Background
The RNA (P-site tRNA) from Escherichia coli B has 77 modelled nucleotides. Taxonomically the source falls in Escherichia coli (Bacteria, Gammaproteobacteria, Enterobacterales, Escherichia). The structure was determined by electron microscopy at 1.55 angstroms resolution and released in 2025. The work is reported in "Principles of ion binding to RNA inferred from the analysis of a 1.55 angstrom resolution bacterial ribosome structure - Part I: Mg2" (Leonarski et al., Nucleic Acids Res., 2025). An Rfam search finds the family "tRNA" in it. It is annotated as a transfer RNA. On this family, see Hou, Trends Biochem Sci 1993: "The tertiary structure of tRNA and the development of the genetic code". The family is grouped with related families in Rfam's "tRNA clan". From the family's description: Transfer RNA (tRNA) molecules are approximately 80 nucleotides in length. Their secondary structure includes four short double-helical elements and three loops (D, anti-codon, and T loops). Further hydrogen bonds mediate the characteristic L-shaped molecular structure. tRNAs have two regions of fundamental functional importance: the anti-codon, which is responsible for specific mRNA codon recognition, and the 3' end, to which the tRNAs corresponding amino acid is attached (by aminoacyl-tRNA synthetases). tRNAs cope with the degeneracy of the genetic code in two manners: having more than one tRNA (with a specific anti-codon) for a particular amino acid; and 'wobble' base-pairing, i.e. permitting non-standard base-pairing at the 3rd anti-codon position. The reconstruction used 506,020 particles.

[PDB]
RNA sequence: CGCGGGGUGGAGCAGCCUGGUAGCUCGUCGGGCUUACAACCCGAAGGUCGUCGGUUCAAAUCCGGCCCCCGCAACCA
Numbered sequence: 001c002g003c004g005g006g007g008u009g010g011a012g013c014a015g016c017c018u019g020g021u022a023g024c025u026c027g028u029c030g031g032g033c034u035u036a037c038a039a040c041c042c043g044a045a046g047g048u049c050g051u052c053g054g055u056u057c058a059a060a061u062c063c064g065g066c067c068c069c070c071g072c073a074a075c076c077a
Base pairs, nucleotide, nucleotide: 002072003071004070005069006068007067010026011025012024013023020057028044029043030042031041032040050066051065052064053063054062
Other pairs, nucleotide, nucleotide, family: 008014tWH008022tWS009010cHS010046cHS015049tWW019056tWS019058tWS023047tWH027045cWW034036tHS055059tWH056058tHS
């Protein structure tokens, strides 16, 4: 370099296809049980979706670049 697949709460992972606010587990916070801690029980919060542009009345989503990551391929003399 070529062909693909991706980037979304603190971590791992859905939703993307097909335009109309996005979820799960662990984690965190407050309370509870305990002499205390862990385990356990109750309640709450936390991301405008990698970065820009374009389309659109409206973009996490579609299109076009740019950055990072992964997997193939990069060959015969």